[PDB]
Context: bound to proteins that are not shown
RNA sequence: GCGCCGCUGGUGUAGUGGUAUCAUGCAAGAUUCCCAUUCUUGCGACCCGGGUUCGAUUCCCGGGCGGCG
Numbered sequence: 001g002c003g004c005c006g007c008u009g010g011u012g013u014a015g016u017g018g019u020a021u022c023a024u025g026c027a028a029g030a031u032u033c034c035c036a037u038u039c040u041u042g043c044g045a046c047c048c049g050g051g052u053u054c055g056a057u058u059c060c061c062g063g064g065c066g067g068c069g
Stems, first nucleotide, its partner, number of pairs: 002069006010024003018054001025043006047063005
């Protein structure tokens, strides 16, 4: 190269034709005083290009990357 399905915060996930859920993580202040403690608050994401559409993260096509031959 070909085929097989994916790609959403740093990590893992919810969901959607009108910018997005929850968890973890980290940051801050309390708390705790030896083994991811607890509470409050805060940060951070739709892989990229094209197409259709008023508009795409969502549909389609093509790349890129990953998994399974």
Molecule: tRNA-Gly-CCC-2-2
Organism: Homo sapiens